Released in 2022, the model rests on electron microscopy data to a resolution of 3.6 angstroms. The RNA, together with DNA, has 276 modelled nucleotides. The 2022 paper behind the entry is "Structural basis of nucleosome disassembly and reassembly by RNAPII elongation complex with FACT". The reconstruction used 76,913 particles. The depositors describe the entry as "RNA polymerase II elongation complex transcribing a nucleosome (EC42)". Keywords: chromatin, nucleosome, TRANSCRIPTION. The entry also models zinc and magnesium ions.
Context: bound to proteins that are not shown
RNA sequence: UGCCUGGUGUCUUGGGUGU
DNA sequence: ATCAGAATCCCGGTGCCGAGGCCGCTCAATTGGTCGTAGACAGCTCTAGCACCGCTTAAACGCACGTACGCGCTGTCCCCCGCGTTTTAACCGCCAAGGGGATTACACCCAAGACACCAGGCACGAGACAGAAA
DNA sequence: TTTCTGTCTCGTGCCTGGT
DNA sequence: AATCCCCTTGGCGGTTAAAACGCGGGGGACAGCGCGTACGTGCGTTTAAGCGGTGCTAGAGCTGTCTACGACCAATTGAGCGGCCTCGGCACCGGGATTCTGAT
Numbered sequence: 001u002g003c004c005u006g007g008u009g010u011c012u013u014g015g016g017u018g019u
Numbered sequence: 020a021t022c023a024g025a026a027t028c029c030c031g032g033t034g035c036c037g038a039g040g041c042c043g044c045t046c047a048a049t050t051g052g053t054c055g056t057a058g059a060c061a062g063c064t065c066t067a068g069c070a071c072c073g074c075t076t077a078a079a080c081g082c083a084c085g086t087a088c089g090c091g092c093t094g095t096c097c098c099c100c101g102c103g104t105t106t107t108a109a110c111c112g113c114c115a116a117g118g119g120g121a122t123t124a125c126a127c128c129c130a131a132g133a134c135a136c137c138a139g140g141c142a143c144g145a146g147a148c149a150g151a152a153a
Numbered sequence: 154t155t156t157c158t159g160t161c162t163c164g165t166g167c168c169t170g171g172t
Numbered sequence: 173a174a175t176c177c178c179c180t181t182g183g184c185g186g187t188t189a190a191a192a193c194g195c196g197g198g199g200g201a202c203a204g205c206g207c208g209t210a211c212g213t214g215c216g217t218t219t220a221a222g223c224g225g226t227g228c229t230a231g232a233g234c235t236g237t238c239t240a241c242g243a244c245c246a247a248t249t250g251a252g253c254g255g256c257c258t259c260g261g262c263a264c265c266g267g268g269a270t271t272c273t274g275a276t
Base pairs, nucleotide, nucleotide: 009134010133011132012131013130014129015128016127017126018125019124020276021275022274023273024272025271026270027269028268029267030266031265032264033263034262035261036260037259038258039257040256041255042254043253044252045251046250047249048248049247050246051245052244053243054242055241056240057239058238059237060236061235062234063233064232065231066230067229068228069227070226071225072224073223074222075221076220077219078218079217080216081215082214083213084212085211086210087209088208089207090206091205092204093203094202095201096200097199098198099197100196101195102194103193104192105191106190107189108188109187110186111185112184113183114182115181116180117179118178119177120176121175122174123173135172136171137170138169139168140167141166142165143164144163145162146161147160148159149158150157151156152155153154
C1' cells in the first nucleotide's frame, strides 16, 4: 500500500484390464 | 290251518315353537241429536186366473208276438304291478395344462455421441416516400 | 422546388402451443 | 434369451334321492259264443187332452198420504289391535308289541 479463486453434467454405447 | 315275518299300531321320553295371555293405545263403534223420504197403509180398478161344460179325436193303452241284446261263461295274453338295477343333475372337491414373471460374478479404465425444437400469430416501435400547402 | 408530415409498411420482439 | 417356479385358468370326477328303467308273470281286459227274456213293433180299444165356449171374482197393479226410521254430524271412550311373552301339545324317534300276507 495495491492486494488472491476452489466449482463441475447426465444418459447411453463401445472397446479394454484383472481374476 | 298254520306259520314266519313284513307292516303296523302302539308307548314313552325328549324338544320346541306356536298358541295363548297380557300391556298399551287408537280408531271406530256408540251416544246424542237433527231431517227427509221410503215405505207402510188404505182404497180403487179391472185383468186374468180359476172354474166349469160340451164336443172331438189323436194319443195312450192293453195285448200279442218275436228277436236281438244283455249277461254269463270260456279262453288268450299282454301289459300293469311289484321289484331290483341303473340313472341323473344340483352342486360340490380335487385336478391338469398353459401363461406370466424374474434374473443371469466382481472390480477397474478410457473414449465417443446425444441431450425441446419451432413456427406462427400477436405487439411495440419506427421510418420513408409520398401528400400537400406555399 | 421547400417544408411539415402522415400513415401504413416493416424491423425487432415475443408468446405459447404443435409436434 | 434363456430357464425356472408359480399361479390362474378351465376341467373331470363325486354323492345322492327319487326317478327311469328292465324284467317276470299273473290276473285282468278283451274277444268269442249261446241263450233267454225284455223290449220294440204292430193292432184294436178306451181316455182325456185339447179345443172352444161362458162366468165370477180374487188379487194384483196403481195412487195418494203420512210418519217413523235410517242417514248424517259430532263428541267420546273402550274394544281390538300390535308386541311379546312363556308353557305344553305335539312331533319325532327307537322299542315293544301286534296283526295281517302269502306262502306252505